[PDB]
Keywords: ROQ domain, winged-helix domain, RNA binding protein, Ox40 mRNA.
Solved structure of RNA from Mus musculus, 21 nucleotides shown.
Primary citation: Janowski et al., Nat Commun (2016), "Roquin recognizes a non-canonical hexaloop structure in the 3'-UTR of Ox40".
The structure was determined by X-ray diffraction at 2.23 angstroms resolution and released in 2016.

Context: bound to proteins that are not shown
RNA sequence: CCACACCGUUCUAGGUGCUGG
Numbered sequence: 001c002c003a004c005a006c007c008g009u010u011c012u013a014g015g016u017g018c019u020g021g
C1' cells in the first nucleotide's frame, strides 16, 4: 500500500486488527 473486519467520526476523524495478501 491493497483486501477483509471491528470501533469511532453530525462537537466531521480517523483509528484498531496479536486478520489475510
Stems, first nucleotide, its partner, number of pairs: 001021003004017004
Other pairs, nucleotide, nucleotide, family: 008013tSS